[PDB]
RNA sequence: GCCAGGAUGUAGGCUUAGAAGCAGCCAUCAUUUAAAGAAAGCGUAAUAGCUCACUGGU
Numbered sequence: 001g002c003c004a005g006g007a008u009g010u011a012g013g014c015u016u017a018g019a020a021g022c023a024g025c026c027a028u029c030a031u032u033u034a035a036a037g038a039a040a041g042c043g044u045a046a047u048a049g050c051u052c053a054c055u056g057g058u
């Protein structure tokens, strides 16, 4: 580099017309894990989709 995972409570709480990882305000635990942020970008009206972090393979 390329292939595949990147998950569960849960759309965290609050707030907000909406507010779902990603307007903003508090936090930022725990689970099952080889690994996987209460998510680092893009994206959406809000959702969705896509990437990234971490992990496996080669």
Stems, first nucleotide, its partner, number of pairs: 001058005007031003012026003037052001040051003

Overview
The depositors describe the entry as "CRYSTAL STRUCTURE OF A CONSERVED RIBOSOMAL PROTEIN-RNA COMPLEX". An RNA structure (58 NUCLEOTIDE RIBOSOMAL RNA DOMAIN), in which 58 nucleotides are resolved. An Rfam search finds the family "Bacterial large subunit ribosomal RNA" in it. The structure was determined by X-ray crystallography at 2.8 angstrom resolution and released in 1999. The work is reported in "Crystal structure of a conserved ribosomal protein-RNA complex" (Conn et al., Science, 1999).